[PDB]
Context: one part of a larger RNA, bound to proteins that are not shown
RNA sequence: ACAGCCAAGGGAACGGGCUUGGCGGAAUCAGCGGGGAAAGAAGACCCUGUUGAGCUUGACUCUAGUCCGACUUUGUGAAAUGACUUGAGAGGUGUAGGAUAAGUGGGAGCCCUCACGGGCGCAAGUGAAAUACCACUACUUUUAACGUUAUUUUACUUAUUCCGUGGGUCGGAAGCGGGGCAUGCCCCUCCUUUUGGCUCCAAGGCCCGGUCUUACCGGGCCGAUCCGGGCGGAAGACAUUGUCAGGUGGGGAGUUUGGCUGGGGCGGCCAAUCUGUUAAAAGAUAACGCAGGUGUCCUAAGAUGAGCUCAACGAGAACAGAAAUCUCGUGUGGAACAAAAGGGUAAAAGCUCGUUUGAUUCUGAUUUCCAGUACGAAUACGAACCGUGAAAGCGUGGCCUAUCGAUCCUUUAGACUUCGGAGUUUGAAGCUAGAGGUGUCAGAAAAGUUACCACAGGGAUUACUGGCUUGUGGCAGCCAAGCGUUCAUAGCGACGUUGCUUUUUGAUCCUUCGAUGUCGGCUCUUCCUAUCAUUGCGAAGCAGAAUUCACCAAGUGUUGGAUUGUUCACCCACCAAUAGGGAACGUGAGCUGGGUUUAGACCGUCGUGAGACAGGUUAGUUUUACCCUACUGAU
Numbered sequence: 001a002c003a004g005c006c007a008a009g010g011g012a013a014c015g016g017g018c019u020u021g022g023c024g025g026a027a028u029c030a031g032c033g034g035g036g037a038a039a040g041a042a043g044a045c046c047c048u049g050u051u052g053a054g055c056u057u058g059a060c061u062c063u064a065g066u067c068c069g070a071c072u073u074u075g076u077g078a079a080a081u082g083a084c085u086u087g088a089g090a091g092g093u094g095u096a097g098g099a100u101a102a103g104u105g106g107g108a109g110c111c112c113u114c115a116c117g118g119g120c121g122c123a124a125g126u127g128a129a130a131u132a133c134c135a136c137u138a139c140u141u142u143u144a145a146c147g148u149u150a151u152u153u154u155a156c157u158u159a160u161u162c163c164g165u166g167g168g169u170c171g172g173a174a175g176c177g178g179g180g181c182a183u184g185c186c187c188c189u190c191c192u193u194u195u196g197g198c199u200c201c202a203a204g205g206c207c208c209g210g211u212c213u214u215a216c217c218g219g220g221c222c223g224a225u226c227c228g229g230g231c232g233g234a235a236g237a238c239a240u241u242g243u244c245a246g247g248u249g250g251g252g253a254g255u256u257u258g259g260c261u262g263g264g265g266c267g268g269c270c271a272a273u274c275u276g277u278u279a280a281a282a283g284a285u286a287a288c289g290c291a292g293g294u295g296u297c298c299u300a301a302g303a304u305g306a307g308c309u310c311a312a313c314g315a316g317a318a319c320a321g322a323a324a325u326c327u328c329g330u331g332u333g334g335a336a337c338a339a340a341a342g343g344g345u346a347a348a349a350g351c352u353c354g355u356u357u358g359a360u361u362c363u364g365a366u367u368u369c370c371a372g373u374a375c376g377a378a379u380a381c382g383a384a385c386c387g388u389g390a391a392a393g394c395g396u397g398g399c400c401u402a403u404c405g406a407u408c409c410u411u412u413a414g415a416c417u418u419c420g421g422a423g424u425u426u427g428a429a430g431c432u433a434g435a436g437g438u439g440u441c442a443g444a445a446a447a448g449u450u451a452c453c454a455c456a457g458g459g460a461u462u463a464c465u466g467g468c469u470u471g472u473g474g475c476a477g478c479c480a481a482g483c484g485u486u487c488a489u490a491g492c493g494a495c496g497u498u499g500c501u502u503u504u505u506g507a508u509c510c511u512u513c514g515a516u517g518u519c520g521g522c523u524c525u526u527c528c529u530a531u532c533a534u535u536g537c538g539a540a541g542c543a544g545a546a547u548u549c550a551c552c553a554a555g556u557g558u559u560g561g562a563u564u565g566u567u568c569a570c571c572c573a574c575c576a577a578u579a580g581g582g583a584a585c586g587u588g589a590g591c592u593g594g595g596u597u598u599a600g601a602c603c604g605u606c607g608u609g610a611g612a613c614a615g616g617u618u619a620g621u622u623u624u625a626c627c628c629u630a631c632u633g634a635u
Base pairs, nucleotide, nucleotide: 002016005022006021007020008019009018027635028634029633030632031631034629035628036627038624039623046458047457048456049455051454052453053450054449055448056447059255060254061253062252063251065248066247067246069244070243071242075156077154080151085145086144090140091139095128105134110119111118112117161234162233163232164231170228171227172226173225177192178191179190210221211220212219259269260268267288272294273293274292275291276290277289295441296338297398298397302356303355304354305353306352307351308350310334312330313329314328315327316326317325336345337344339403341401342400343399360384361383362382364381365379366378367377368376373442386395387394388393409436410435411434412433413432414431416430417429418428419427466510467508469506471505473501474500475499476498477497478496482492483491519594520592521591522590524586525583526582527581528580529579532557533556534555536551538549539548540547560572561571563569600618602616603615604613605612606611
Other pairs, nucleotide, nucleotide, family: 001017cWW004036cWS007019cWW010015tWH013466cSS032630tWS033625tWS036589cWH037512tWS043044cHS046263tSS050444tWW056609cSS057059cWH060250tHH064249tHS068245cWW072241cWW073240cWW075158tWS076155cWW079152cWW081150cWW083148cWW085144cWW088142cWW089141cWS092102cHS092138tHS095129cWW096101tWH096126cSS097130tWS101127tWS104135cWW107108cSS109120cWW109132tSS113117cWW125131tWH126130tWH127128tSS157236tWS157237tWH158236tSS158237tWS159236tHS160238tHS176193cWW176194cWS182189tWH207223tHS207224tHH208223tHS209222cWS213218cWW214217tHS214218cWS249251cHS250253cHH255446tWS256447cWH257448cWH259268tWW268270tHS269271cHS274340tWS275341tSS279286tHH280284tWW280285tWW292340cSS293402tSS297301tWS300357tWW300359tHH309348tWH311331tHS321324cWH333346tWS335348tWW336350cSS348350tHS358385cWH358395cSS363382cWS364380cWW369375cWW383396tWH405438tHS406438tWH407437tWH418420tWS438443cWS448610tSS450452cHS458461tWS461513tWS464512cWH465511cWW468507cWW470472tWS474503cHS480493tWS481493tHS483488tHS484490tHS487541tWW508510cWH512516cWS517622tWS518595cWW523587cWW531532cHS531533cHS531553tWS532554tWH533576cSS535552cWW537550cWW557576tWS557577tSS558579cWH559573cWW559574cWW562570cWW564568tWH565594cSS574578tWW575577tHS593622tHS596597tWS599620tHS601617cWW607609tHS625627cHS
C1' cells in the first nucleotide's frame, strides 16, 4: 500500500497475508479498549557528521576601549647642567735623561745688538729621538664671542582647556572718608574703606537740582571721578586634540576544540615503528591477540690487522671463607657482542693489543614498505679520494633485525647565474647538495561546557522489549568420604562431577531511532509446575502428636496492614496455606504519575569557569477510537 478469524513454525531472529493445521454468517447495530508493533510528532534521549548555535575560559587569533611614550599641536624664557664652534689662557704629566725629547714644519741659525758680547741650539750627557726661533700641536685643563645645541626643572598670557552670564559695576590710577607703620612733613614703599546695616516694606522713568547753548518750546553737560576695548575668572603651552608606538583587553569579534574503538565517553595506543609468536610448514595473514621493546647509547661498542679464547665446573695454591688473586685440565658456545627479543658467530664479529678515522666525496641502480610510490633505512657496484694490513684483501658506521621526517621559509656550502636601458660595487633573489620539523609521525594553525540546546542522518549504534548465548544466577541429578549413639544413603552430604531453566545479571548488536510509550502500584485475565495448602497416596531415627521426605495432581485457594516510588525488601498479625514463575521486564487512546528522566530551584562534592554528579531534595501539560478485527451482547 492492499486489507482484515486464530494456533504454531521458520523468517530482517515477535505474521492479517507465507507454510501447516484448526477453521470459514449473508446483511448488520449498540458496545469495547487486546490487536491493527493503530494515529499525531524525519525519537526530544543516544551515536555519528571534518554540521551548527547559546554559554565559559588559563584555547587559537585579533580588537573597541583603556593605559603609557614620542611627534605635530606650541607662543614666551629662566637658570641649572651636559656639549660644539672658534677666540684667548695656566700648562705640556711615556725608560733612562732634572724636564717641553709630549710632537710638527724648520734648522745653521732665532733674538738683542752689533767695536764687542750674550739667552738656545752650538757643546755637556743619555738614548729610538736632544733641546734656539715663529706659528702650531695630543693630552692635564679653563674663559669671551655669537649664541649654538641637549637633558631636565620653573615662571608669564596669546594657542588650547575649564567655568561663570537676560558678558554689571572688572582692572589700574585718583576723588573723597579714615586707620596703621617710624604714624615723623601728609607717609607714599601699606591695610581697611569709598552713597545700601535692628526693623517679611521698598531701591524701576540713567532724578530733583546745579550749569550752558537756548525766550518759552527743545537739546547738552553734570548730579553719579578719570584712564584702559584683554567680558570676567580659573588653568596654561600643562591638559586637550590628531598620528604612529609598546602594554592591557572574553569586555567584544571570528574560529576551533583528532581517529582507531565490540555505541560513544571514561580508559588505552593496538596513532609512525621493532622482536619471537599468533599465521593453520611457500607467500600474504588480522583482533584493544600473546610476552615485550622504540624518540636512545658509542671516537669505539666504528674501520682494519695480529694475538688470544669463553660461560661453567673439578683438582690445586700464604692470607682467602661460598665468592679475592694465581694455575692447570675439561669445556660448542651453556658466554660475550650498547639496548627489547629472537637468530647468528670461535685461530671471531667475542675478549686483548696495535695501527687508525670510509661515521669520507659524487651521483645512479637495487631491496623493503609497495601504487611494485615517496620517504626513511638497508644491499652491492661504479666514479673519486683515503685507511688498515705482509699483501691478496676488507671498509659508504655499529653482528643482523627498531632508532625517524614534505613544499614553504630560514640556515650552510658551491665565488655560478640574475637583478632586465649599460656597467662597477654593496645587498638581494635563483639552481645543486646538507642542517633548523611537523611523534594524528605521507607533514591542518586550535581549549572547555550544553538537562537551555538546534539540525542532517543512523538501528552501521546505545539505554528499553524480543531473539541467540547461560559465564554469572536459579532449579534438578550422578558418585559417596563423612555426619546422624550405632549404622555411608530415615533426613542430610564433603572433594568433585553431569544436566536443565531463563525465575538474577552480563556478553552480543540480530531486529526497531522519517518513533514498538520506561518503572512501580492500582485492576483484571490466561497459562506454567520445579506443588506452599487442600483431595488421595507411598518414606521415616512417624509410639501419640508436632514435623520431615517422595508421588499423582494447576481441580481450588495462596491474605490484611506499617514503611519505602520500589515490585523486591522488612516487620506486625491472621491462617488449611499465606508456594514460585510467565504472558513486549503482561497491564498508560484503562488510570495514576509517586520513581526513573527535561525546562525552575536549594545544598554538598568535583570543576578557574560554564557546567557535571551511578549524591540528596522540592514543584512540574498523560492527546485521538466514530474505522477494521477480536470479544461482548442486539437483530